[PDB]
Context: bound to proteins that are not shown
RNA sequence: ACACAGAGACGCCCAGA
RNA sequence: CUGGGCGGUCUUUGUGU
Numbered sequence: 001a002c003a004c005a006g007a008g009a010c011g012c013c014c015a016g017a
Numbered sequence: 018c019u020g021g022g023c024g025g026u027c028u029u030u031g032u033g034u
Base pairs, nucleotide, nucleotide: 002008011023012022013021014020015019016018
Other pairs, nucleotide, nucleotide, family: 001009cWW
C1' cells in the first nucleotide's frame, strides 16, 4: 500500500537444518 | 535456516430480459 465500523491478505508447498 | 517446486491454478460468479 490492499481489505475492513479491527473477521482477511502481506505468499503457499515440500526436502534437509 | 539452506537448496528447490508453484497457473486457464483456487477465490469465481446464480435466477430472468